[PDB]
Context: bound to proteins that are not shown
RNA sequence: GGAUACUAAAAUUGGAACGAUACAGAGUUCGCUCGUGAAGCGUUCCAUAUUUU
Repeated sequence: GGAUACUAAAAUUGGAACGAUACAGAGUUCGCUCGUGAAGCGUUCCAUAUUUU
RNA backbone atom coordinates (compact mmCIF):
# COMPACT_ATOMS: atom_id res chain seq x y z
P G A 1 0.65 2.82 3.49
O5' G A 1 -0.47 2.46 2.41
C5' G A 1 -0.55 3.17 1.18
C4' G A 1 -0.69 2.24 0.00
C3' G A 1 -1.94 1.37 0.00
O3' G A 1 -2.40 1.19 -1.34
C1' G A 1 0.00 0.00 0.00
P G A 2 -3.75 1.92 -1.83
O5' G A 2 -4.88 1.33 -0.88
C5' G A 2 -5.30 -0.03 -1.01
C4' G A 2 -6.10 -0.49 0.18
C3' G A 2 -5.41 -0.30 1.53
O3' G A 2 -6.40 -0.10 2.55
C1' G A 2 -5.78 -2.61 1.15
P A A 3 -6.92 1.37 2.92
O5' A A 3 -8.48 1.15 3.17
C5' A A 3 -9.07 -0.11 2.89
C4' A A 3 -10.56 -0.13 3.13
C3' A A 3 -11.00 -0.45 4.54
O3' A A 3 -11.05 0.72 5.34
C1' A A 3 -12.26 -1.73 2.97
P U A 4 -10.47 0.74 6.84
O5' U A 4 -11.74 0.46 7.76
C5' U A 4 -12.03 -0.85 8.22
C4' U A 4 -11.99 -0.94 9.72
C3' U A 4 -13.32 -0.66 10.43
O3' U A 4 -13.40 -1.46 11.61
C1' U A 4 -11.70 0.91 11.14
P A A 5 -14.57 -2.55 11.77
O5' A A 5 -13.87 -3.76 12.54
C5' A A 5 -14.64 -4.81 13.09
C4' A A 5 -13.78 -5.78 13.87
C3' A A 5 -14.51 -6.92 14.55
O3' A A 5 -14.80 -8.00 13.67
C1' A A 5 -12.99 -5.94 16.07
P C A 6 -16.13 -8.87 13.86
O5' C A 6 -16.59 -8.57 15.35
C5' C A 6 -17.47 -9.46 16.03
C4' C A 6 -17.80 -8.97 17.42
C3' C A 6 -18.68 -9.90 18.25
O3' C A 6 -18.33 -9.79 19.63
C1' C A 6 -19.77 -7.83 17.99
P U A 7 -18.56 -11.02 20.63
O5' U A 7 -17.71 -10.64 21.91
C5' U A 7 -17.38 -9.29 22.19
C4' U A 7 -16.71 -9.14 23.53
C3' U A 7 -17.63 -9.12 24.74
O3' U A 7 -18.04 -10.42 25.14
C1' U A 7 -16.07 -7.36 24.92
P A A 8 -19.61 -10.74 25.32
O5' A A 8 -19.70 -11.48 26.72
C5' A A 8 -19.34 -10.82 27.93
C4' A A 8 -20.05 -11.40 29.12
C3' A A 8 -21.57 -11.25 29.11
O3' A A 8 -22.17 -12.38 29.75
C1' A A 8 -20.68 -10.15 31.01
P A A 9 -23.25 -13.28 28.97
O5' A A 9 -24.65 -12.69 29.45
C5' A A 9 -25.01 -12.70 30.83
C4' A A 9 -26.24 -11.87 31.08
C3' A A 9 -26.25 -10.48 30.45
O3' A A 9 -26.64 -10.50 29.09
C1' A A 9 -26.88 -10.31 32.72
P A A 10 -25.72 -9.78 27.98
O5' A A 10 -26.27 -10.36 26.60
C5' A A 10 -26.25 -11.76 26.34
C4' A A 10 -27.39 -12.16 25.44
C3' A A 10 -28.76 -12.28 26.09
O3' A A 10 -29.40 -11.03 26.28
C1' A A 10 -28.38 -14.15 24.70
P A A 11 -30.92 -10.96 26.80
O5' A A 11 -31.78 -10.95 25.47
C5' A A 11 -33.19 -11.15 25.51
C4' A A 11 -33.63 -12.17 24.48
C3' A A 11 -34.96 -12.86 24.76
O3' A A 11 -36.06 -12.09 24.32
C1' A A 11 -33.33 -14.47 24.16
P U A 12 -37.02 -11.35 25.38
O5' U A 12 -38.39 -12.16 25.28
C5' U A 12 -39.02 -12.36 24.02
C4' U A 12 -39.39 -13.81 23.81
C3' U A 12 -40.46 -14.37 24.74
O3' U A 12 -41.77 -14.06 24.29
C1' U A 12 -38.63 -15.86 24.65
P U A 13 -43.05 -14.35 25.23
O5' U A 13 -43.33 -15.91 25.02
C5' U A 13 -44.58 -16.48 25.38
C4' U A 13 -44.40 -17.80 26.09
C3' U A 13 -44.96 -17.87 27.50
O3' U A 13 -46.35 -18.16 27.54
C1' U A 13 -42.75 -18.69 27.50
P G A 14 -47.29 -17.48 28.65
O5' G A 14 -47.93 -18.71 29.43
C5' G A 14 -47.21 -19.92 29.61
C4' G A 14 -47.13 -20.32 31.06
C3' G A 14 -47.60 -19.28 32.07
O3' G A 14 -49.00 -19.24 32.22
C1' G A 14 -45.52 -20.16 32.76
P G A 15 -49.73 -17.85 32.58
O5' G A 15 -49.40 -17.63 34.12
C5' G A 15 -49.80 -18.58 35.10
C4' G A 15 -49.06 -18.39 36.40
C3' G A 15 -49.30 -17.07 37.12
O3' G A 15 -50.51 -17.08 37.87
C1' G A 15 -46.98 -17.55 37.09
P A A 16 -51.67 -16.00 37.56
O5' A A 16 -51.31 -14.77 38.50
C5' A A 16 -50.38 -13.78 38.08
C4' A A 16 -49.43 -13.42 39.19
C3' A A 16 -49.32 -11.93 39.50
O3' A A 16 -50.35 -11.49 40.37
C1' A A 16 -47.15 -12.83 39.26
P A A 17 -51.36 -10.32 39.91
O5' A A 17 -50.82 -9.04 40.68
C5' A A 17 -50.51 -9.10 42.06
C4' A A 17 -49.37 -8.16 42.41
C3' A A 17 -49.49 -6.76 41.84
O3' A A 17 -50.34 -5.92 42.60
C1' A A 17 -47.32 -7.59 41.43
P C A 18 -51.50 -5.08 41.87
O5' C A 18 -50.82 -3.67 41.59
C5' C A 18 -50.19 -2.95 42.63
C4' C A 18 -49.05 -2.11 42.11
C3' C A 18 -49.41 -1.08 41.05
O3' C A 18 -49.98 0.10 41.59
C1' C A 18 -47.48 -2.26 40.37
P G A 19 -51.16 0.85 40.79
O5' G A 19 -50.39 1.67 39.66
C5' G A 19 -49.50 2.73 39.99
C4' G A 19 -48.73 3.20 38.79
C3' G A 19 -49.55 3.61 37.58
O3' G A 19 -50.07 4.93 37.68
C1' G A 19 -47.79 2.19 36.89
P A A 20 -51.24 5.42 36.70
O5' A A 20 -50.47 5.96 35.41
C5' A A 20 -51.18 6.33 34.23
C4' A A 20 -50.51 5.79 32.99
C3' A A 20 -51.40 5.73 31.76
O3' A A 20 -50.67 6.07 30.58
C1' A A 20 -50.66 3.53 32.35
P U A 21 -51.40 6.94 29.44
O5' U A 21 -51.38 6.01 28.14
C5' U A 21 -52.39 6.13 27.15
C4' U A 21 -52.94 4.78 26.75
C3' U A 21 -54.38 4.76 26.27
O3' U A 21 -54.52 5.12 24.90
C1' U A 21 -54.05 3.04 27.86
P A A 22 -55.90 5.74 24.36
O5' A A 22 -56.95 4.55 24.52
C5' A A 22 -57.00 3.48 23.58
C4' A A 22 -58.17 2.57 23.84
C3' A A 22 -59.51 3.25 24.08
O3' A A 22 -60.16 3.62 22.88
C1' A A 22 -59.16 1.56 25.71
P C A 23 -61.08 4.93 22.82
O5' C A 23 -62.40 4.51 23.62
C5' C A 23 -63.10 3.32 23.28
C4' C A 23 -64.26 3.07 24.22
C3' C A 23 -65.45 4.01 24.03
O3' C A 23 -66.66 3.30 24.32
C1' C A 23 -64.67 4.20 26.23
P A A 24 -67.22 2.18 23.31
O5' A A 24 -68.34 2.93 22.47
C5' A A 24 -68.06 4.14 21.78
C4' A A 24 -68.43 4.04 20.32
C3' A A 24 -69.89 3.79 20.02
O3' A A 24 -70.69 4.96 20.10
C1' A A 24 -68.59 2.31 18.75
P G A 25 -72.09 4.91 20.90
O5' G A 25 -71.71 5.34 22.39
C5' G A 25 -71.29 4.38 23.35
C4' G A 25 -72.03 4.54 24.65
C3' G A 25 -72.16 5.97 25.16
O3' G A 25 -73.20 6.69 24.53
C1' G A 25 -71.43 4.58 26.92
P A A 26 -72.86 7.96 23.60
O5' A A 26 -73.00 9.20 24.58
C5' A A 26 -74.27 9.55 25.14
C4' A A 26 -74.11 10.34 26.41
C3' A A 26 -73.42 11.69 26.28
O3' A A 26 -74.28 12.71 25.81
C1' A A 26 -72.54 10.51 28.14
P G A 27 -73.68 14.01 25.09
O5' G A 27 -73.16 14.92 26.29
C5' G A 27 -74.06 15.40 27.28
C4' G A 27 -73.33 15.92 28.49
C3' G A 27 -72.38 17.09 28.25
O3' G A 27 -73.05 18.33 28.19
C1' G A 27 -71.32 15.46 29.60
P U A 28 -72.49 19.52 27.26
O5' U A 28 -71.21 20.05 28.05
C5' U A 28 -71.33 20.57 29.36
C4' U A 28 -69.97 20.74 30.01
C3' U A 28 -68.99 21.63 29.26
O3' U A 28 -69.22 23.01 29.48
C1' U A 28 -67.91 19.64 29.94
P U A 29 -68.58 24.11 28.49
O5' U A 29 -67.21 24.49 29.19
C5' U A 29 -66.60 25.76 28.96
C4' U A 29 -65.81 26.22 30.16
C3' U A 29 -64.69 25.29 30.61
O3' U A 29 -63.61 26.06 31.13
C1' U A 29 -66.25 25.55 32.37
P C A 30 -62.44 26.58 30.15
O5' C A 30 -61.88 25.24 29.49
C5' C A 30 -61.03 24.36 30.22
C4' C A 30 -60.54 23.21 29.37
C3' C A 30 -59.88 23.60 28.05
O3' C A 30 -58.81 22.70 27.77
C1' C A 30 -61.72 22.18 27.63
P G A 31 -57.31 23.08 28.16
O5' G A 31 -57.17 22.61 29.67
C5' G A 31 -57.53 21.29 30.06
C4' G A 31 -57.50 21.12 31.55
C3' G A 31 -57.76 19.72 32.07
O3' G A 31 -56.62 18.88 32.00
C1' G A 31 -59.00 21.30 33.34
P C A 32 -56.78 17.31 31.70
O5' C A 32 -56.99 16.67 33.14
C5' C A 32 -57.93 15.64 33.35
C4' C A 32 -59.26 16.19 33.80
C3' C A 32 -60.30 15.17 34.21
O3' C A 32 -60.12 14.71 35.54
C1' C A 32 -61.29 16.73 32.74
P U A 33 -60.50 13.19 35.93
O5' U A 33 -62.08 13.23 36.12
C5' U A 33 -62.69 14.19 36.97
C4' U A 33 -64.16 14.32 36.68
C3' U A 33 -64.97 13.04 36.77
O3' U A 33 -65.31 12.70 38.10
C1' U A 33 -65.53 14.18 34.78
P C A 34 -64.63 11.42 38.81
O5' C A 34 -65.63 10.23 38.49
C5' C A 34 -66.91 10.18 39.11
C4' C A 34 -67.80 9.15 38.46
C3' C A 34 -67.17 7.79 38.17
O3' C A 34 -67.12 6.96 39.32
C1' C A 34 -68.44 8.51 36.30
P G A 35 -65.71 6.45 39.89
O5' G A 35 -65.75 4.87 39.64
C5' G A 35 -66.90 4.11 39.94
C4' G A 35 -67.31 3.25 38.78
C3' G A 35 -66.26 2.27 38.28
O3' G A 35 -66.25 1.06 39.03
C1' G A 35 -67.13 3.48 36.45
P U A 36 -64.92 0.17 39.13
O5' U A 36 -64.93 -0.69 37.78
C5' U A 36 -66.03 -1.54 37.47
C4' U A 36 -65.97 -2.00 36.03
C3' U A 36 -64.68 -2.69 35.61
O3' U A 36 -64.66 -4.06 35.97
C1' U A 36 -65.26 -1.05 34.01
P G A 37 -63.26 -4.83 36.15
O5' G A 37 -62.83 -5.20 34.66
C5' G A 37 -61.65 -5.94 34.41
C4' G A 37 -61.36 -6.02 32.93
C3' G A 37 -59.89 -6.17 32.55
O3' G A 37 -59.37 -7.49 32.68
C1' G A 37 -60.83 -4.41 31.30
P A A 38 -59.93 -8.76 31.84
O5' A A 38 -59.33 -8.56 30.38
C5' A A 38 -58.06 -9.10 30.03
C4' A A 38 -57.18 -8.06 29.38
C3' A A 38 -55.90 -8.57 28.74
O3' A A 38 -56.12 -9.10 27.44
C1' A A 38 -55.41 -6.69 30.08
P A A 39 -54.91 -9.71 26.58
O5' A A 39 -54.67 -8.63 25.43
C5' A A 39 -55.78 -7.96 24.83
C4' A A 39 -55.33 -7.03 23.73
C3' A A 39 -53.86 -6.63 23.75
O3' A A 39 -53.02 -7.61 23.16
C1' A A 39 -55.20 -4.70 23.46
P G A 40 -51.43 -7.53 23.32
O5' G A 40 -50.98 -6.52 22.17
C5' G A 40 -49.63 -6.08 22.07
C4' G A 40 -49.54 -4.58 22.07
C3' G A 40 -48.42 -3.99 22.91
O3' G A 40 -47.17 -3.98 22.24
C1' G A 40 -50.44 -2.84 23.36
P C A 41 -46.07 -5.11 22.54
O5' C A 41 -45.16 -4.47 23.67
C5' C A 41 -45.66 -4.27 24.98
C4' C A 41 -45.57 -2.83 25.40
C3' C A 41 -44.65 -2.55 26.58
O3' C A 41 -43.29 -2.44 26.20
C1' C A 41 -46.74 -1.49 26.94
P G A 42 -42.18 -3.38 26.88
O5' G A 42 -41.71 -2.55 28.15
C5' G A 42 -41.24 -1.22 28.01
C4' G A 42 -41.33 -0.46 29.31
C3' G A 42 -40.78 -1.19 30.53
O3' G A 42 -39.37 -1.10 30.64
C1' G A 42 -42.90 -0.26 31.04
P U A 43 -38.51 -2.39 31.04
O5' U A 43 -38.38 -2.28 32.62
C5' U A 43 -38.24 -1.01 33.25
C4' U A 43 -38.56 -1.10 34.72
C3' U A 43 -38.21 -2.43 35.38
O3' U A 43 -36.84 -2.56 35.70
C1' U A 43 -40.40 -1.82 35.98
P U A 44 -36.09 -3.95 35.44
O5' U A 44 -36.40 -4.80 36.75
C5' U A 44 -36.22 -4.23 38.04
C4' U A 44 -37.08 -4.92 39.07
C3' U A 44 -36.98 -6.43 39.10
O3' U A 44 -35.84 -6.90 39.79
C1' U A 44 -39.25 -5.79 39.16
P C A 45 -35.20 -8.33 39.43
O5' C A 45 -36.17 -9.37 40.16
C5' C A 45 -36.43 -9.26 41.55
C4' C A 45 -37.48 -10.25 42.00
C3' C A 45 -37.28 -11.68 41.53
O3' C A 45 -36.33 -12.38 42.31
C1' C A 45 -39.54 -11.05 41.24
P C A 46 -35.45 -13.56 41.65
O5' C A 46 -36.42 -14.82 41.67
C5' C A 46 -37.00 -15.27 42.89
C4' C A 46 -37.99 -16.38 42.65
C3' C A 46 -37.53 -17.47 41.69
O3' C A 46 -36.71 -18.44 42.33
C1' C A 46 -39.72 -16.79 41.13
P A A 47 -35.65 -19.29 41.47
O5' A A 47 -36.47 -19.74 40.19
C5' A A 47 -36.20 -20.97 39.53
C4' A A 47 -37.44 -21.51 38.85
C3' A A 47 -37.17 -22.57 37.78
O3' A A 47 -38.24 -23.51 37.75
C1' A A 47 -38.23 -20.71 36.79
P U A 48 -37.95 -25.04 37.37
O5' U A 48 -38.90 -25.32 36.12
C5' U A 48 -38.66 -26.41 35.25
C4' U A 48 -38.43 -27.69 36.02
C3' U A 48 -38.30 -28.96 35.19
O3' U A 48 -37.01 -29.13 34.64
C1' U A 48 -39.75 -29.34 37.03
P A A 49 -36.81 -29.94 33.27
O5' A A 49 -35.95 -28.95 32.36
C5' A A 49 -36.27 -27.57 32.29
C4' A A 49 -37.21 -27.28 31.15
C3' A A 49 -36.57 -27.08 29.78
O3' A A 49 -36.30 -28.31 29.14
C1' A A 49 -38.15 -25.36 30.19
P U A 50 -35.53 -28.36 27.73
O5' U A 50 -36.67 -28.11 26.65
C5' U A 50 -36.34 -27.91 25.28
C4' U A 50 -37.01 -26.68 24.72
C3' U A 50 -36.22 -25.91 23.68
O3' U A 50 -36.36 -26.45 22.38
C1' U A 50 -37.07 -24.41 25.31
P U A 51 -35.06 -26.75 21.48
O5' U A 51 -34.86 -25.41 20.63
C5' U A 51 -35.97 -24.72 20.07
C4' U A 51 -35.70 -23.24 20.00
C3' U A 51 -34.36 -22.84 19.40
O3' U A 51 -34.42 -22.73 17.98
C1' U A 51 -34.65 -21.74 21.47
P U A 52 -34.14 -23.99 17.03
O5' U A 52 -32.63 -23.79 16.57
C5' U A 52 -31.56 -24.32 17.33
C4' U A 52 -30.86 -25.44 16.60
C3' U A 52 -31.77 -26.50 15.99
O3' U A 52 -32.42 -26.12 14.78
C1' U A 52 -30.05 -27.56 17.21
P U A 53 -31.63 -25.85 13.40
O5' U A 53 -31.42 -27.30 12.79
C5' U A 53 -32.53 -28.14 12.49
C4' U A 53 -32.11 -29.58 12.37
C3' U A 53 -33.23 -30.57 12.09
O3' U A 53 -33.59 -30.63 10.72
C1' U A 53 -31.88 -31.39 13.84